[PDB]
Context: bound to proteins that are not shown
């Protein structure tokens, strides 16, 4: 660079081929004082990688930019 797939909170992820984003870990505070692989609770963290388009309505569909993973190309 080409092709395929993906990008959702710090990380891992969920979300009726369109209908209004949920959780776990980590973090902060409270609680627990713990003997070898996770005490309990609450709070905060999202406008879904950027931009444009379609639509009454977009994490979801279309175009595009960026990056990642894989294969090929070199």
């Nucleotide at each position: 660079g080409u092709u395929a797939u993906a990008u959702u909170a710090g990380c891992u992820u969920a979300a009726u081929u369109g209908g209004u984003a949920g959780a776990g870990c980590a973090u902060u505070c409270g609680u627990u004082u713990u003997g070898u692989a996770a005490u309990c609770g609450a709070a905060a963290g999202g406008u879904u990688u950027g931009g444009g388009g379609u639509u009454c309505a977009a994490a979801u569909c279309c175009c595009u930019a960026a990056u990642a993973u894989a294969a090929c190309a070199c």

This is an experimental structure of RNA (tRNA) with a sequence from Saccharomyces cerevisiae, with 74 nucleotides shown. Primary citation: Holman et al., Nucleic Acids Res. (2016), "The crystal structure of yeast mitochondrial ThrRS in complex with the canonical threonine tRNA". An Rfam search finds the family "tRNA" in it. Rfam's curators write: Transfer RNA (tRNA) molecules are approximately 80 nucleotides in length. The family is grouped with related families in Rfam's "tRNA clan". The family's RNA type in Rfam is transfer RNA. Keywords: aminoacyl-tRNA synthetase, ThrRS, MST1, tRNA, ribonucleoprotein complex, Ligase-RNA complex.